[PDB]
RNA sequence: GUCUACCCACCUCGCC
RNA sequence: AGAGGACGGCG
Repeated sequence: GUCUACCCACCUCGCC
Repeated sequence: AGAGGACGGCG
RNA backbone atom coordinates (compact mmCIF):
# COMPACT_ATOMS: atom_id res chain seq x y z
O5' G A 1 -0.78 2.83 2.34
C5' G A 1 -0.66 3.35 1.02
C4' G A 1 -0.68 2.25 0.00
C3' G A 1 -1.92 1.37 0.00
O3' G A 1 -3.00 1.93 -0.72
C1' G A 1 0.00 0.00 0.00
P U A 2 -4.52 1.64 -0.26
O5' U A 2 -4.79 0.19 -0.86
C5' U A 2 -4.69 -0.05 -2.26
C4' U A 2 -4.72 -1.53 -2.57
C3' U A 2 -5.89 -2.31 -1.99
O3' U A 2 -7.07 -2.18 -2.75
C1' U A 2 -3.89 -3.47 -1.54
P C A 3 -8.50 -2.15 -2.01
O5' C A 3 -8.70 -3.67 -1.57
C5' C A 3 -8.70 -4.71 -2.54
C4' C A 3 -8.66 -6.07 -1.88
C3' C A 3 -9.71 -6.31 -0.80
O3' C A 3 -10.98 -6.65 -1.32
C1' C A 3 -7.60 -6.98 0.00
P U A 4 -12.30 -6.22 -0.53
O5' U A 4 -12.42 -7.35 0.59
C5' U A 4 -12.44 -8.72 0.24
C4' U A 4 -12.22 -9.60 1.44
C3' U A 4 -13.18 -9.41 2.59
O3' U A 4 -14.42 -10.06 2.39
C1' U A 4 -10.98 -9.51 3.42
P A A 5 -15.74 -9.52 3.13
O5' A A 5 -15.27 -9.38 4.64
C5' A A 5 -16.13 -9.72 5.71
C4' A A 5 -15.38 -10.39 6.83
C3' A A 5 -15.86 -10.07 8.24
O3' A A 5 -16.99 -10.83 8.62
C1' A A 5 -13.50 -9.88 8.15
P C A 6 -18.32 -10.08 9.11
O5' C A 6 -17.97 -9.69 10.61
C5' C A 6 -17.60 -10.68 11.56
C4' C A 6 -16.84 -10.09 12.72
C3' C A 6 -17.54 -8.97 13.47
O3' C A 6 -18.48 -9.45 14.42
C1' C A 6 -15.31 -8.34 13.00
P C A 7 -19.96 -8.82 14.49
O5' C A 7 -19.69 -7.34 15.02
C5' C A 7 -19.21 -7.10 16.33
C4' C A 7 -18.62 -5.71 16.46
C3' C A 7 -19.60 -4.56 16.31
O3' C A 7 -20.28 -4.25 17.52
C1' C A 7 -17.67 -4.16 14.98
P C A 8 -21.71 -4.90 17.84
O5' C A 8 -21.34 -6.23 18.64
C5' C A 8 -20.47 -6.18 19.76
C4' C A 8 -20.80 -7.26 20.76
C3' C A 8 -19.72 -7.58 21.79
O3' C A 8 -19.72 -6.66 22.88
C1' C A 8 -20.56 -9.60 20.88
P A A 9 -18.33 -6.23 23.57
O5' A A 9 -17.69 -7.62 23.99
C5' A A 9 -18.10 -8.29 25.17
C4' A A 9 -17.42 -9.63 25.32
C3' A A 9 -15.90 -9.58 25.43
O3' A A 9 -15.44 -9.30 26.74
C1' A A 9 -16.50 -11.16 23.80
P C A 10 -14.24 -8.26 26.98
O5' C A 10 -12.99 -9.03 26.36
C5' C A 10 -12.50 -10.23 26.94
C4' C A 10 -11.52 -10.92 26.02
C3' C A 10 -10.26 -10.14 25.69
O3' C A 10 -9.26 -10.26 26.68
C1' C A 10 -11.21 -11.03 23.70
P C A 11 -8.35 -9.00 27.08
O5' C A 11 -7.50 -8.75 25.75
C5' C A 11 -6.45 -9.63 25.39
C4' C A 11 -5.82 -9.21 24.08
C3' C A 11 -5.32 -7.77 24.01
O3' C A 11 -4.03 -7.60 24.57
C1' C A 11 -6.64 -8.23 22.11
P U A 12 -3.64 -6.23 25.30
O5' U A 12 -3.56 -5.20 24.10
C5' U A 12 -2.47 -5.22 23.18
C4' U A 12 -2.63 -4.18 22.10
C3' U A 12 -2.76 -2.74 22.57
O3' U A 12 -1.52 -2.15 22.90
C1' U A 12 -4.43 -3.19 20.98
P C A 13 -1.46 -0.99 24.01
O5' C A 13 -2.12 0.25 23.26
C5' C A 13 -1.49 0.83 22.12
C4' C A 13 -2.34 1.92 21.51
C3' C A 13 -2.76 3.04 22.45
O3' C A 13 -1.76 4.01 22.64
C1' C A 13 -4.63 2.29 21.22
P G A 14 -1.51 4.64 24.10
O5' G A 14 -2.56 5.84 24.15
C5' G A 14 -2.52 6.87 23.18
C4' G A 14 -3.77 7.71 23.23
C3' G A 14 -4.21 8.18 24.61
O3' G A 14 -3.51 9.33 25.05
C1' G A 14 -6.06 7.26 23.48
P C A 15 -3.14 9.50 26.60
O5' C A 15 -4.54 9.84 27.26
C5' C A 15 -5.23 11.04 26.93
C4' C A 15 -6.61 11.07 27.53
C3' C A 15 -6.69 10.84 29.03
O3' C A 15 -6.38 12.00 29.79
C1' C A 15 -8.32 9.52 27.95
P C A 16 -5.70 11.86 31.23
O5' C A 16 -6.91 11.33 32.14
C5' C A 16 -8.06 12.13 32.34
C4' C A 16 -9.15 11.38 33.07
C3' C A 16 -8.78 10.81 34.43
O3' C A 16 -8.79 11.79 35.46
C1' C A 16 -9.97 9.19 33.19
O5' A B 1 -15.94 3.49 18.14
C5' A B 1 -15.51 4.84 18.09
C4' A B 1 -14.01 4.93 17.97
C3' A B 1 -13.33 3.83 17.17
O3' A B 1 -13.40 4.05 15.77
C1' A B 1 -12.18 4.13 19.20
P G B 2 -13.73 2.83 14.78
O5' G B 2 -12.35 2.02 14.74
C5' G B 2 -11.18 2.61 14.20
C4' G B 2 -9.99 1.68 14.31
C3' G B 2 -10.18 0.29 13.73
O3' G B 2 -9.97 0.24 12.34
C1' G B 2 -9.23 0.13 15.90
P A B 3 -10.78 -0.80 11.42
O5' A B 3 -9.98 -2.16 11.61
C5' A B 3 -8.58 -2.22 11.39
C4' A B 3 -7.93 -3.27 12.26
C3' A B 3 -6.42 -3.44 12.07
O3' A B 3 -5.83 -3.76 13.33
C1' A B 3 -7.52 -5.49 11.64
P G B 4 -4.24 -3.62 13.55
O5' G B 4 -3.77 -5.13 13.69
C5' G B 4 -3.03 -5.56 14.83
C4' G B 4 -3.40 -6.96 15.25
C3' G B 4 -3.78 -7.92 14.12
O3' G B 4 -3.32 -9.22 14.45
C1' G B 4 -5.55 -7.78 15.67
P G B 5 -2.34 -10.00 13.44
O5' G B 5 -3.35 -10.62 12.38
C5' G B 5 -4.03 -11.84 12.64
C4' G B 5 -4.73 -12.36 11.41
C3' G B 5 -3.91 -12.34 10.13
O3' G B 5 -3.04 -13.44 10.01
C1' G B 5 -6.03 -11.39 9.71
P A B 6 -1.64 -13.28 9.25
O5' A B 6 -2.07 -13.29 7.72
C5' A B 6 -2.82 -14.38 7.19
C4' A B 6 -3.23 -14.12 5.76
C3' A B 6 -2.14 -13.59 4.84
O3' A B 6 -1.26 -14.59 4.37
C1' A B 6 -4.09 -12.30 4.56
P C B 7 0.31 -14.28 4.24
O5' C B 7 0.39 -13.47 2.88
C5' C B 7 -0.23 -13.95 1.70
C4' C B 7 -0.37 -12.87 0.66
C3' C B 7 0.89 -12.09 0.34
O3' C B 7 1.78 -12.78 -0.51
C1' C B 7 -0.91 -10.59 0.59
P G B 8 3.36 -12.52 -0.39
O5' G B 8 3.44 -10.96 -0.13
C5' G B 8 4.41 -10.16 -0.80
C4' G B 8 3.75 -9.14 -1.71
C3' G B 8 4.62 -7.97 -2.13
O3' G B 8 5.48 -8.28 -3.21
C1' G B 8 2.53 -7.16 -1.38
P G B 9 7.05 -7.97 -3.11
O5' G B 9 7.14 -6.44 -3.54
C5' G B 9 6.75 -6.03 -4.84
C4' G B 9 6.87 -4.54 -5.00
C3' G B 9 8.14 -3.92 -4.45
O3' G B 9 9.24 -4.02 -5.34
C1' G B 9 6.28 -2.69 -3.68
P C B 10 10.73 -4.20 -4.78
O5' C B 10 11.08 -2.74 -4.25
C5' C B 10 11.05 -1.62 -5.12
C4' C B 10 11.18 -0.33 -4.36
C3' C B 10 12.36 -0.22 -3.41
O3' C B 10 13.58 0.09 -4.07
C1' C B 10 10.42 0.49 -2.30
P G B 11 14.96 -0.51 -3.51
O5' G B 11 15.17 0.29 -2.15
C5' G B 11 15.34 1.70 -2.15
C4' G B 11 15.39 2.25 -0.74
C3' G B 11 16.45 1.65 0.17
O3' G B 11 17.74 2.19 -0.05
C1' G B 11 14.38 1.79 1.32

Notes
The PDB entry is titled "Crystal structure-guided design of self-assembling RNA nano triangles". This is an experimental structure of RNA with a sequence from Seneca valley virus, with 27 nucleotides shown. Crystallisation conditions: drop: 20% MPD, 55 mM NaCl, 12 mM spermine, 40 mM Tris well: 18% MPD, 120 mM NaCl. The work is reported in "Crystal-Structure-Guided Design of Self-Assembling RNA Nanotriangles" (Boerneke et al., Angew.Chem.Int.Ed.Engl., 2016). Ions in the entry include chloride.